[PDB]
The PDB entry is titled "Cryo-EM structure of Cas12-1 with 20 nt complementary heteroduplex". An RNA structure from unclassified sequences, together with DNA, in which 77 nucleotides are resolved. The reconstruction used 152,151 particles. Released in 2025, the model rests on cryo-EM data to a resolution of 2.83 A. The entry is indexed under Crispr-Cas12, RNA BINDING PROTEIN-RNA-DNA COMPLEX. The entry also contains Cas12-1, not shown here.
Context: bound to proteins that are not shown
DNA sequence: TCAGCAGCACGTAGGGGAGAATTGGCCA
DNA sequence: TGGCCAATTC
C1' cells in the first nucleotide's frame, strides 16, 4: 500500500463488511463407489 | 492383491491456445 | 538521416 468487473452478507439505503483471482477454446463419454465372478 | 462386470452417482479426461528482439526496405 | 512499420527468426 487498492477506482472499473465478479461472488458472498449488514443497513437508516447515504455505502461498508467480508472473499477469489489460472484462465479461455475444443472434442468426446466418461471418472467412480461398489456386489459378484478368475488367480 | 490386483483385473473384468451389474446398479448408482456427478463432472471427468485430453488435445490446442495465452511473445519479443532484431532487421529491412522505407521516404522525407 | 532518423524515422516507422512490417517481416524474419529464435
Nucleotide at each position: 500500500g487498492c477506482u472499473u468487473g465478479c461472488u458472498c452478507g449488514g443497513u437508516u439505503c447515504g455505502c461498508c463488511g467480508a472473499g477469489a483471482c489460472u484462465c479461455c477454446c475444443c472434442u468426446a463419454c466418461g471418472u467412480g463407489c461398489u456386489g459378484c465372478u478368475g488367480a